Context: bound to proteins that are not shown
C1' cells in the first nucleotide's frame, strides 16, 4: 500500500438532489442495572462567593539572652572569670517562597504559538550557584553586640 | 580606563 | 589576648557548565452588509535612555509617506501546540480533559523598590467585598480538603513523609496537602466471574 | 468362573405450548471433578546503615522442617 | 528443566 | 493406618422494511399509544401494549448530547449554475521554435519564424456607426365640388 | 347636407415589393435614396521578432417601459369615461380617447438582455449545397 | 466554358459523450483563463450599504418549516386538437300511417273493485297463444284456522313382526 | 302381550302469502356497439420503464381477398366445416295407404371453372369490362367473445332481507277487470267502373297442417222457393290416418250486371251493326252531392257453447240504413319470389268467441340517389392530468399555532478624549532663617589640665 | 591652651516641608460600540378550514411567460417591446419512346477451346 454502502421520488424508468441509516469515539449526562481485582481518570458550568483545618519554614557552630553545678575571686556573698551541661526563634541577623501548584480571565500576535542546521547591534566590570584554579580577608563607626548596617583601605 | 570586594564560628594545641 | 592545626563559613579573578535580553524569514477562526485605514502615523538626522538595535520611549528638527478586494482598519470569538487523544484507506478534520511542551494569570488597576531578571501571589495607592482589633488594619482558597452557589454533570474537611524530589542545617536533624498512598464514583480499560456428564423411575431373570 | 456382551421384558410417571419438521429443552435437577474464599502455616518486594504510609502487602503451601534424588 | 519421588526429624487420628 | 474446608441466581435492548430476530397467540380498534426514515393503528396489528418464541450486546445495555467516517477518481442547452456584451489592468495566471551556460521545466544569451502585429500591392465588397441632405404610398384634418340619405361599428348591436 | 367620390391645402409618423435578418455590428441592434467621416475582406510582397491567451476590480455600450426639461402630436394607445357582453364583467368586443409611442439634451443599465449553450488554443470521420479565392484548358 | 483544388457556411450523419432529448466540428478528444452552483421553501425577500430627480438597480441573509422538491423519457387518459375512412344520414319507388266508423291496447277519471306490471328509442293486439263462471292476482257479502309441507310427542283403527 | 306398518285424529316449530325489495338476486331478454383482435411462447431492439417498428400497405360492399416488415409462432374471438333450399346418383315400395310428377335414407357437386379482347395496374402467371365455352348452380340458417345501459321481469318459476300469521293465508256466491269527457298507438271496414255483385257439375289450378281431452261425409228436414247457395237440426259412415274426414282452395278466367249518367229505359218507325244502328217523343225534380256505394246503429224473432250468455259470447232471418266525397303538419314498412293482393289455406290458445299472432301456398310488380352535424376505428399536435377533465389548480378573505426583522427607548458593559477632578508615583521648578553630618566665624556654659 | 555640649557663621554632600511645570489608577461629562429588554411595528411559514371568483396546464376555451407602467375584491386585466419554455405541427398542378420473338435469347453441371 489496506478507499464496499442502503432506506426514502415516480403509475413505472432514467437522471438530479437533499433527508436519514449500517461504523468507530467521548471530559460525557440520564433511565434501568450491577460481583471481584488491576491500572488510568474525575466542576468543561460562575477568573462565583467562601465557614473551619492545614499547603514555609529552618539555623543556638552569626549575635544576644536564661539556668544548673564546679572551680577561682568575691571575709559573707550581692556579682565576676572560665570549664562543662542544659535552656531562648515573643529581642538582632542569615537562607529559603522570580519557584512548584493551580487556573484559562485576558490574549487573533509592535507583544503569543510553532517552525530555521536564521541574525545582529557584532548582547554588561550580571552568576543567580555549582565545578576547576588562584589570590584576598585591612582600619573604624553604629546597635546592647554580630557573619546586620554605614563610612573608609587595598585588590584583573 | 582603571574601577570594583571581603566575616566570621565551632574544635584543639601552644602561647599571653 | 595572640598565634598555629583542624573544619565550616566570606569576598574576588579567569574557564566550565546552567541560564538570560533582542531581530528576522514562514503560519495561526469569522465577518467588507466593517472598505477606506493611519498621523509617531511611513522614512530620515540628532541626543537621552539600555548590556544591546529600533519612534520602543521622550525630546528637537526634516522627507510624505505607509497599510488596503491575495481583505487594511474595526468587531466578534478563542490559552496555543505535540513524537497526546479520536477518527479516516488515505490527504485530513476535531479535541486541546488526561500525558508533555510555551504563554498568560493568581479578586480589579497602575506605579515603584531590590535584582541577573518582577509592573512579581511583594511594597505602594485605588477599586470591590469580608472581617476585628477602629488601625493611614487584617483578608481576597484559580495550594490540599471542604462548603454555598450555579449546573445535565465531576470525589475525602483521607493517610504518610517508607519512596522520589524541594527548602534550611556544618552535622544530628526540621518541614514539604510537592509528592506517594488510601477513600469516593462502572467515567475509560483489562482479568476473573464452572467444567465433564446428563432426557424418567421402579419391578425384573439359574439356583 | 475358556471373559459374559446390540441385554430382554413389563408397569407406572411424564411441566409450558404444541399434534409434528412447533418448539421450551442439555434446559433443568442429579452426577463426577475442581478452583476462589474461608482457615493455617509462611512470606517476599517497593530500601536500606537504618527508617513501609499503603498494609488485615503481593505470592506461595496445604500438619511444618530436613535429607537424598529430582 | 520444571517438576517429581522417597525417606526422615517434630506434629493430629 | 490416614490428616483444614469448600462455593457459583445479569442485566439491557431489540424481532415490518433498511436490519440479525417463521412457533404462535391475547388486547385494543385512526383510540391508547409507536416513530432514526419510509411509516404502524379504522375488529386476521409481524410495527401499538403483552405472553410465548427468537436476535443483539453484556457488568453493562439503551437513550440524549457530541466528534470523524460515510461521493465532487463534481457540475452549470433541458435538473441549483455562464456575467446583457465587449475592451482591458493586476494576476504572487497561462502561452512559440533552436543551441550555449547556470546554480537547471527555472534564469541569462544568442539565435529563428509557425502565434500575434505593421505597411505596401492586387482583388473583392457597399454593409455597420453617426451626420447632413433628399423621396415614397398611405392615413387624419379643413375647405370646394356635384351627388344623395343613411353612414360607421359588431358574433349581433349600441355609444360616439 | 354626412358616407363613398373627384379635386386642392397642412400636419406628423411610418418605411411595399426585393428579403433570406442573407449579411453586417461586442452585444443591444441593423432593410426607401444620396452625400461626407470612421471601421472593416482575401491573397501577395516586404518588415516585427512571441509583441500571445485570458481577465478579478475597472470601463464602456446597452431593448422596451419609466423619469427631467424643450419642441411635436397625424395614427396608435396604459388610464379614465361611456357602449355592450354576462347571473356578475372592475375583462375579452366598441366609442371619446390622456400619459406614452416622435424629436433634442439627460438619468438610469434592467429584458426569456436566449443557441436559456463564456472565450482561446490544438485535433478527428463523411456527405450534399452554396460562396469566396486560385488553377487550368479540347471555354 | 465547366474541370481540378484549397477554405468559410448550412444540412444530415460516423465516432465519441450524454440522465435521456440529443450535440456533432461540439453539448467530442484535450489544453488555458474568467464567471457561476451546492435540497425545497423562506427569498432575490429583510435590514444595512452605495448609485439615481425618481421609479428603482447593485450588493445580499437567518430564524422558522419540511422529506421533499426538480429533469429527460415511458405508457395511458383527456383536449372548447388535426387529417382520414366508414357508415350515419336523403332520393326514387310501391302500399300505408295521419281523416270516417268499428275492433283492440293505453292513458285519464270514474267505480265497492274497475287487479298488476310494462309504460322513448328497447311501452301502448306488449305480458296476454282466447277474461260470461272458472281463468283471478280486484270488489262486497259469509265462512275456514298446524292450513299442501316435514318433524317431533300422544291418541286410536289396522296389518305385520315378535312372546 | 308387547313392538313395528299403515291410516286418522290431536299438539308445535310452523305451513302459506301475485306483501315490500329487479337499484339485494339466479336464470332468461331487449337494445347497441367494439369483436384480423387478446393474452402466451421464443427472438429482437433501449441502461430502463417499455417496444417489437415495413404501415398512415393494397383490395372489397364488406376481413372482403392478399401482399408485406426482426420478427416467427401458438392458443383462443372468426371465417370456413357445416345444416337447410337446389341438381343428380344409389337403396327402399310386391306403384290398392299412389302422391313414382312422390315419400326418406345414403352419397356427390360450386367458397364455380377455362379460353379472348379492351382499359387499368404495383403491366404480370394481374384486377376491372366485354365475348366464347361448360355447368341445374341462383338463396339462406345456425356458426361466438367483451362492455355498456345497476335497461325489463320478485307476475313463468327460484333465493336473501323485511312485514302478515282469526290474516296481507284459505273457501264459496255475486260483482268488477268490459266504466267513459278527452287524448295516444295498432288494426279492421269502407269513401264505385284499370271495380264491385251474381253465376259458372263428367267439379279450372295449391301448400302447409290438423283429427282418442276427436276430425266429422253422404243424405234428410227446416229457413224455403223446382232446384241450387248459405245456417242451424236429425242421423254420427270412414278415419285415430301417405288409407277416411275437416276440405270440389281463392283470386285468375267467361257471362251477366252496376247508382251517378238523358251516356239510361220505355213507346213507334228503321235497318246489310239486330244480345245492335238511327229518328220522334216520354224518361224529374232536387243536387255538393251517399247510391243498386257503404253497414255503424237498433227493433223483434229464432239458433250454437254451457250447469249458466243480466252486466258479458257466436251465429242466422226480416226490418233498420249512421259517418265516410281518398286523411294537413309530420310519418311506417318493404328493395323479389319481396311490396302488394275484396287471394284463398291451416294451426296455437276454447265447452264456446279473432278484426289478434304463427304458419302455407296461388298472382306477383315498381324503383334505385343525395347528403351534411353528433357517432367510430385509424391518424396528427398538445398535455403541469395517471382512480386519469367529475382531472390538476391559482389569489384574497375568515379561523390557530410558530419564526424573524426593526424600534424612541430604559439598563448593563466597554473603549476614547483639544474637556473637568485626581490617589500614588517618576521627572522638574522655587523656597527654608529646614533637619543631619562635615567644613567653616565667631559665641557662651561646662570639663580637664594647667 | 584643649576637649565636650549648645547657639551662630561658612560652604558642601544627604535628607524634609511646601512649591512650579508634565504624565500617570481612577471617577464625572461628552461620544461611541457591544449586549440585553423594549413601547412600537414590518415580513413570513405551516396547520386545519371553508368563502369568493376561475388565473394557469388541451387552441384551457384572450397563445403563456420576461421587463416594464398604470388599474382592479381576489387571483389578475390592460399598454409596450421581448422570448418559445406554441404553430419546421412542415407531404405533388398527374400524363414517357422503333429492329431482326426466337431454327437464334430462355437449357447449359469444368465442357467449349
Nucleotide at each position: 500500500a489496506u478507499a464496499a454502502g442502503a432506506a426514502u421520488a415516480u403509475g413505472a424508468u432514467g437522471u438530479u438532489g437533499g433527508u436519514u441509516c449500517a461504523g468507530a469515539u467521548u471530559a460525557a449526562g440520564c433511565g434501568c442495572u450491577a460481583a471481584a481485582u488491576a491500572a488510568g481518570g474525575a466542576c468543561a458550568u460562575g477568573a462565583c462567593a467562601c465557614a473551619u483545618g492545614c499547603g514555609a519554614a529552618u539555623c543556638a557552630u552569626a549575635c544576644g539572652u536564661u539556668u544548673a553545678u564546679u572551680a577561682u575571686u568575691g571575709a559573707u556573698a550581692a556579682g565576676a572569670u572560665a570549664a562543662u551541661a542544659a535552656a531562648u526563634a515573643u529581642g538582632u541577623g542569615g537562607u529559603g517562597u522570580a519557584a512548584a501548584c493551580g487556573u484559562g480571565a485576558g490574549u487573533a500576535a509592535u507583544u503569543u504559538u510553532a517552525u530555521u542546521a536564521g541574525g545582529a547591534a557584532u548582547u554588561a566590570a550580571u552568576g543567580a550557584a555549582c565545578u576547576a584554579u588562584a589570590g584576598a580577608a585591612u582600619a573604624a563607626g553604629c546597635u546592647a553586640a554580630a557573619u546586620a548596617c554605614u563610612u573608609a583601605a587595598u585588590a584583573u | 580606563a582603571u574601577a570594583a570586594a571581603a566575616a566570621g564560628g565551632a574544635u584543639a594545641u601552644a602561647u599571653a | 589576648a595572640u598565634a598555629u592545626a583542624u573544619u565550616u563559613a566570606u569576598c574576588u579573578a579567569u574557564a566550565g557548565u546552567c541560564a538570560a535580553g533582542c531581530c528576522a524569514a514562514u503560519a495561526a477562526u469569522g465577518g467588507u452588509u466593517u472598505a477606506g485605514g493611519u498621523a509617531g502615523u511611513a522614512g530620515g538626522u540628532u541626543u537621552a535612555u539600555u548590556a544591546a538595535g529600533a519612534g520602543u520611549u521622550a525630546a528637537a528638527c526634516c522627507u510624505a509617506g505607509c497599510c488596503a478586494a491575495c481583505g487594511a482598519u474595526c468587531c466578534a470569538u478563542a490559552a496555543u501546540c505535540g513524537a497526546u487523544a479520536a477518527u479516516g484507506a488515505a490527504a485530513g478534520u476535531u479535541a486541546g480533559a488526561a500525558c508533555g511542551a510555551u504563554c498568560a494569570c493568581g479578586u480589579u488597576g497602575a506605579c515603584u523598590c531590590u535584582g541577573a531578571a518582577a509592573u512579581a501571589u511583594a511594597g505602594u495607592c485605588a477599586a470591590u467585598a469580608u472581617c476585628u482589633a477602629u488601625a493611614a488594619g487584617a483578608u481576597a482558597c484559580a495550594g490540599c480538603a471542604g462548603u454555598g452557589a450555579g449546573g445535565a454533570a465531576u470525589a475525602u474537611u483521607g493517610g504518610a513523609c517508607a519512596a522520589u524530589g524541594a527548602u534550611c542545617g556544618a552535622a544530628a536533624g526540621a518541614u514539604u496537602g510537592a509528592u506517594c498512598c488510601a477513600g469516593u464514583u462502572a467515567c475509560u480499560u483489562a482479568u476473573u466471574a464452572g467444567g465433564a456428564u446428563g432426557a424418567u423411575a421402579u419391578a425384573u431373570a439359574a439356583a | 468362573u475358556a471373559u459374559a456382551u446390540a441385554u430382554a421384558u413389563a408397569u407406572a410417571a411424564a411441566u409450558u405450548g404444541a399434534u409434528u419438521a412447533a418448539a421450551a429443552a442439555u434446559a433443568a435437577a442429579a452426577u463426577c471433578c475442581a478452583u476462589a474464599a474461608a482457615u493455617a502455616a509462611u512470606u517476599a518486594a517497593a530500601a536500606u546503615a537504618a527508617u513501609g504510609a499503603u498494609a488485615u502487602u503481593a505470592a506461595u503451601u496445604a500438619c511444618c522442617a530436613u535429607a537424598u534424588a529430582u | 528443566u520444571u517438576u517429581u519421588a522417597u525417606a526422615u526429624g517434630g506434629a493430629u487420628a | 493406618u490416614a490428616u483444614u474446608u469448600u462455593a457459583a441466581u445479569a442485566g439491557u435492548c431489540c424481532u415490518g422494511a433498511c436490519u440479525a430476530a417463521u412457533a404462535u397467540u391475547u388486547g385494543u380498534g385512526c383510540c391508547a399509544g409507536c416513530a432514526g426514515u419510509c411509516g404502524c393503528g379504522g375488529u386476521a396489528a409481524c410495527a401499538c401494549a403483552a405472553a410465548g418464541a427468537g436476535g443483539g450486546c453484556g457488568a453493562g445495555c439503551g437513550u440524549u448530547a457530541a466528534u470523524c467516517a460515510u461521493a465532487a477518481u463534481g457540475g452549470u442547452u433541458u435538473a441549483a449554475a455562464g456575467g446583457a456584451u465587449c475592451c482591458g489592468u493586476a494576476g504572487a495566471a497561462u502561452g512559440a521554435a533552436u543551441u550555449a551556460u547556470a546554480u537547471a521545466u527555472u534564469a541569462u544569451a544568442a539565435u529563428u519564424u509557425a502565434g500575434a502585429g505593421u505597411u505596401a500591392a492586387u482583388a473583392a465588397a457597399a454593409u455597420u456607426a453617426a451626420u447632413u441632405a433628399a423621396a415614397g404610398a398611405a392615413u387624419u384634418a379643413u375647405a370646394a365640388u356635384a351627388g344623395u340619405a343613411a353612414a360607421g361599428a359588431u358574433g349581433a348591436a349600441a355609444u360616439a | 347636407a354626412a358616407u363613398a367620390a373627384u379635386u386642392a391645402u397642412a400636419a406628423g409618423a411610418c418605411u411595399a415589393a426585393u428579403a433570406u435578418a442573407u449579411g453586417u455590428g461586442a452585444a443591444a441592434a441593423u432593410a426607401u435614396u444620396a452625400a461626407u467621416u470612421a471601421a472593416a475582406u482575401a491573397u501577395u510582397a516586404a518588415c516585427u521578432g512571441a509583441c500571445a491567451u485570458u481577465g478579478a476590480g475597472g470601463g464602456a455600450u446597452u431593448a422596451a417601459a419609466a423619469c427631467u426639461a424643450g419642441a411635436g402630436u397625424a395614427g396608435c394607445g396604459a388610464a379614465a369615461c361611456g357602449g355592450a357582453u354576462u347571473c356578475g364583467a372592475u375583462a375579452c368586443c366598441c366609442g371619446u380617447g390622456u400619459a406614452g409611442u416622435u424629436c433634442u439634451a439627460g438619468u438610469a443599465g434592467u429584458a426569456a438582455a436566449c443557441u436559456a449553450u463564456g472565450a482561446a488554443u490544438a485535433c478527428a470521420a463523411u456527405u450534399a449545397u452554396u460562396u469566396a479565392u486560385a488553377u487550368a484548358u479540347a471555354u | 466554358a465547366u474541370a481540378u483544388a484549397u477554405a468559410a457556411a448550412u444540412a444530415a450523419u460516423a465516432a465519441a459523450u450524454g440522465a435521456a432529448a440529443a450535440u456533432g466540428a461540439a453539448a467530442g478528444u484535450a489544453u488555458u483563463c474568467c464567471a457561476c452552483c451546492u435540497g425545497a421553501a423562506g427569498a432575490g425577500u429583510a435590514c444595512g450599504u452605495u448609485a439615481g430627480c425618481a421609479a428603482u438597480a447593485a450588493u445580499g441573509a437567518a430564524a422558522c418549516u419540511c422529506a421533499a422538491a426538480a429533469c429527460a423519457a415511458u405508457a395511458g387518459a383527456c383536449g372548447g386538437u388535426u387529417a382520414c375512412a366508414g357508415a350515419c344520414u336523403u332520393a326514387a319507388g310501391c302500399a300505408g300511417u295521419g281523416g270516417a266508423g268499428c275492433a283492440u291496447g293505453u292513458u285519464a277519471u270514474u267505480u265497492a273493485a274497475u287487479u298488476c306490471g310494462a309504460u322513448a328509442a328497447u311501452c301502448c293486439a306488449c305480458g296476454a297463444c282466447u277474461a260470461a263462471c272458472c281463468u283471478u292476482a280486484c270488489c262486497a257479502u259469509a265462512u275456514u284456522u298446524u292450513g299442501a309441507a316435514u318433524a317431533u310427542u300422544a291418541u286410536a283403527a289396522u296389518a305385520a313382526u315378535u312372546a | 302381550a308387547a313392538u313395528u306398518a299403515u291410516u286418522a285424529u290431536a299438539u308445535u316449530a310452523c305451513a302459506g302469502g301475485c306483501g315490500u325489495u329487479a337499484c339485494a338476486u339466479u336464470g332468461u331478454u331487449g337494445u347497441c356497439u367494439u369483436u384480423a383482435g387478446u393474452u402466451c411462447g421464443u427472438g429482437c431492439u433501449g441502461c430502463a420503464a417499455a417496444g417489437u417498428u415495413u404501415u398512415a400497405g393494397a383490395u372489397u360492399a364488406a376481413g372482403u381477398u392478399c401482399a408485406u416488415a426482426a420478427a416467427c409462432g401458438a392458443a383462443c374471438a372468426a371465417a370456413a366445416c357445416u345444416c337447410c333450399a337446389u341438381a343428380u346418383a344409389u337403396a327402399u315400395a310386391a306403384u290398392u295407404u299412389u302422391a313414382a310428377u312422390u315419400a326418406u335414407a345414403u352419397a356427390u357437386a360450386a367458397u364455380u371453372u377455362u379460353a379472348u379482347a379492351u382499359u387499368a395496374u404495383u403491366u404480370a402467371u394481374u384486377a376491372a369490362u366485354a365475348u366464347a365455352a361448360a355447368g341445374a348452380a341462383a338463396g339462406g340458417a345456425a356458426u361466438u367473445a367483451a362492455g355498456a345501459c345497476a335497461a325489463a321481469u320478485c307476475a313463468u318459476a327460484a333465493u336473501g332481507a323485511u312485514c302478515c300469521u282469526u290474516a296481507u293465508a284459505a273457501u264459496a256466491u255475486g260483482g268488477g277487470u268490459a266504466a267513459u269527457a278527452g287524448a295516444c298507438g295498432u288494426g279492421c271496414u269502407a269513401u264505385a267502373a284499370u271495380a264491385a255483385a251474381a253465376u259458372g257439375a263428367u267439379a279450372a289450378u295449391a301448400a302447409a297442417a290438423u283429427u282418442a281431452u276427436a276430425u266429422a261425409a253422404a243424405a234428410u228436414a227446416u229457413a224455403u222457393u223446382u232446384a241450387a247457395u248459405u245456417a242451424u237440426a236429425u242421423u254420427u259412415a270412414a278415419u285415430u290416418a301417405a288409407u277416411a274426414a275437416u276440405a270440389u282452395a281463392a283470386a285468375a278466367c267467361a257471362u251477366u250486371u252496376u247508382a251517378a249518367u238523358u251516356u239510361u229505359u220505355a213507346a213507334u218507325a228503321u235497318a246489310u251493326u239486330u244480345u245492335u244502328u238511327u229518328a220522334u217523343u216520354a224518361u224529374a225534380u232536387a243536387u255538393u252531392a251517399a247510391u243498386a256505394u257503404g253497414a255503424a246503429u237498433u227493433a223483434u224473432a229464432a239458433u250454437c257453447u254451457g250447469a249458466a250468455a243480466u252486466u258479458c259470447g257466436a251465429u242466422u232471418a226480416u226490418a233498420u240504413g249512421a259517418a265516410a266525397a281518398a286523411a294537413g303538419a309530420a310519418u311506417u314498412g318493404c328493395u323479389a319470389g319481396u311490396a302488394a293482393u275484396a287471394c284463398g289455406u291451416a294451426a296455437a290458445u276454447u265447452a264456446g268467441u279473432a278484426u289478434g299472432u304463427u304458419a302455407c301456398g296461388g298472382u306477383g310488380a315498381a324503383u334505385a340517389u343525395u347528403c351534411u352535424a353528433a357517432c367510430u376505428g385509424u391518424u396528427u399536435c398538445g398535455c403541469a392530468c395517471u382512480a386519469a377533465u367529475c382531472a390538476c389548480u391559482c389569489a384574497u378573505c375568515a379561523c390557530g399555532c410558530g419564526u424573524u426583522g426593526a424600534a424612541a427607548c430604559a439598563u448593563a458593559u466597554u473603549a476614547u478624549u483639544a474637556u473637568c477632578u485626581u490617589a500614588u508615583u517618576a521627572u522638574u521648578u522655587a523656597u527654608a532663617u529646614a533637619a543631619u553630618a562635615u567644613u567653616u566665624u565667631u559665641u557662651a556654659a561646662u570639663a580637664a589640665a594647667u | 591652651u584643649u576637649a565636650u555640649u549648645a547657639a551662630u557663621u561658612u560652604a558642601u554632600a544627604u535628607u524634609u516641608a511646601u512649591u512650579u511645570a508634565u504624565a500617570u489608577c481612577a471617577g464625572a461629562a461628552a461620544u461611541a460600540a457591544u449586549a440585553u429588554g423594549a413601547a412600537u411595528u414590518a415580513a413570513u411559514g405551516c396547520g386545519a378550514a371553508g368563502u369568493u371568483g376561475a388565473a394557469a396546464u388541451a387552441c384551457a376555451g384572450u397563445u403563456a411567460c420576461c421587463g416594464u407602467a398604470g388599474g382592479g375584491g381576489a387571483a389578475c386585466c390592460u399598454g409596450c417591446g421581448g422570448u418559445g419554455g406554441g404553430c419546421u405541427u412542415a407531404u405533388a398542378a398527374a400524363u414517357a419512346u422503333c429492329u431482326u420473338a426466337a431454327a437464334u435469347a430462355u437449357u447449359c453441371u469444368u465442357a467449349c477451346a